Solved structure of RNA with a sequence from Escherichia coli, 76 nucleotides shown. Rfam match: tRNA. Gene Ontology term of the family: triplet codon-amino acid adaptor activity. The family's RNA type in Rfam is transfer RNA. Crystals were grown from: 0.2 M ammonium phosphate dibasic, 23% PEG 3350. The work is reported in "Structural basis of tRNA recognition by the widespread OB fold" (Umuhire Juru et al., Nat Commun, 2024). Method: X-ray crystallography, resolution 2.64 angstroms. The entry became public in 2024. Entry title: Co-crystal structure of Aquifex aeolicus Trbp111 in complex with E. coli tRNA-Ile. The entry also contains Methionyl-tRNA synthetase beta subunit, not shown here. The entry is indexed under OB fold, EMAPII-like domain, tRNA-binding, RNA BINDING PROTEIN, RNA BINDING PROTEIN-RNA complex.

Formats: sequence, C1' cells, structure tokens
RNA sequence: GGGCUUGUAGCUCAGGUGGUUAGAGCGCACCGCGAAAGCGGUGAGGUCGGUGGUUCAAGUCCACUCAGGCCUACCA
Repeated sequence: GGGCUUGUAGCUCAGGUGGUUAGAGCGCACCGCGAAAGCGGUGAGGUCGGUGGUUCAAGUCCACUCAGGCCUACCA
C1' cells in the first nucleotide's frame, strides 16, 4: 500500500438477512434458606463506538468516521 472482520449492561456474549425482539450467563445490591460448598426471590445496570442518510418502520441497510484483531503487497 491492498483487504477481511469485530465494537450492545461492570465482564463474556444473544438479537440469520429491517417490524416478532434489546435480552442471557457471571458478577453486584437487598430479603430469605443452609453446617458448608451453595440455593430461592426481588432489583439496579444501555450515546446498541460517533455523525449523516434511506424507509411507514433501523442495533439490523447505505455513506463518512474512530478504535481492536487478523490476512496480504513492498520490485528475480
């Protein structure tokens, strides 16, 4: 230099081709149970990386952009 891919809750992730549909497990908080490892119940936690568009409808599609990972070119 040329590409592919990921970015959603504190962490790891679901949301398969626009509407059903933003949730799960762990963790945290409170209330109980147990001898203990643990368990039951109730909650909090979101700029779906940012901006502009398309559409009746956008986490999802288009364009620009920021950041991480990876593949490849760099002169018979």